[PDB]
RNA sequence: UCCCAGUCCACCG
RNA sequence: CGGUGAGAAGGG
Ligand code: PDI
Numbered sequence: 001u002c003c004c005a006g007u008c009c010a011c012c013g
Numbered sequence: 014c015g016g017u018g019a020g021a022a023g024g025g
Base pairs, nucleotide, nucleotide: 002025003024004023010017011016012015013014
Other pairs, nucleotide, nucleotide, family: 009018cWW
C1' cells in the first nucleotide's frame, strides 16, 4: 500500500 | 431518511 469506518467532506436518489 | 465513493482519530 492495505483492512475496519458512530465525526467531518463529495455524488445519487 | 437510503445507497454509494472518499475518508480524520484510532486499532490491526
Ligand atoms: P496485529 O498488530 O497483530 O497485526 C495483524 C496480525 C495478524 O496477521